The PDB entry is titled "Crystal structure of B. subtilis CspR complexed with sinefungin and cellularly expressed tRNA Leu". An RNA structure (tRNA Leu (89-MER)) from Bacillus subtilis subsp. subtilis str. 168, in which 88 nucleotides are resolved. It was solved together with Putative tRNA (cytidine(34)-2'-O)-methyltransferase. The work is reported in "Structural and functional characterization of CspR, a 2'-O-methyltransferase acting on wobble position within tRNA" (Yoo et al., Nucleic Acids Res., 2025). An Rfam search finds the family "tRNA" in it. The family is grouped with related families in Rfam's "tRNA clan". On this family, see Hou, Trends Biochem Sci 1993: "The tertiary structure of tRNA and the development of the genetic code". Rfam classes the family as a transfer RNA. From the family's description: Transfer RNA (tRNA) molecules are approximately 80 nucleotides in length. Their secondary structure includes four short double-helical elements and three loops (D, anti-codon, and T loops). Further hydrogen bonds mediate the characteristic L-shaped molecular structure. tRNAs have two regions of fundamental functional importance: the anti-codon, which is responsible for specific mRNA codon recognition, and the 3' end, to which the tRNAs corresponding amino acid is attached (by aminoacyl-tRNA synthetases). tRNAs cope with the degeneracy of the genetic code in two manners: having more than one tRNA (with a specific anti-codon) for a particular amino acid; and 'wobble' base-pairing, i.e. permitting non-standard base-pairing at the 3rd anti-codon position.
RNA sequence: GCCGGGGUGGUGGAAUUGGCAGACACACAGGACU
RNA sequence: AAAAUCCUGCGGUAGGUGACUACCGUGCCGGUUCAAGUCCGGCCCUCGGCACCA
Numbered sequence: 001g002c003c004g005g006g007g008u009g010g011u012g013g014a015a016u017u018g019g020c021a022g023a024c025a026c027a028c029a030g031g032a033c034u
Numbered sequence: 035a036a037a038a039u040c041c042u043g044c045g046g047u048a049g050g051u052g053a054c055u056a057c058c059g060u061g062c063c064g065g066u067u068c069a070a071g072u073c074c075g076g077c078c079c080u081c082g083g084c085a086c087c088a
Base pairs, nucleotide, nucleotide: 001084002083003082004081005080006079007078010026011025012024019068028043029042030041031040032039045058046057047056048055061077062076063075064074065073
Other pairs, nucleotide, nucleotide, family: 008014tWH008021tWS009012cWH009022tHS009024tWH013022cWS013023tHS014021tWS015060tWW018067tWS027044tWW033038tWW036038tHH049054cWW050053tHS066070tWH067069tHS070073tWH
C1' cells in the first nucleotide's frame, strides 16, 4: 500500500435472507432456600 | 447461618405511585429503503493475509 475481518449495556458478547437490537454468561440488585 | 443453589429485576430518558407509556440508542458522517446492527459510499480505531525492508 492492497484485500479481508472486528467496533454494539457495567463486562465478555448475540442478532438468520433487512422485519421487536442487546440472546446468553458474568457483574450488580431484590428475594427464596434442607 | 452461602463465597452453594434456585426465582426475579437489569441500555438510557423523562411523564411516571404504578400499570406502563412514548422517546433515544449498534465507532463518526452520509445514502438506499415503508423499514438498516444488517445493504452502499467517505472517515476514525482495531486485527489478519499479502505485499513493502540499503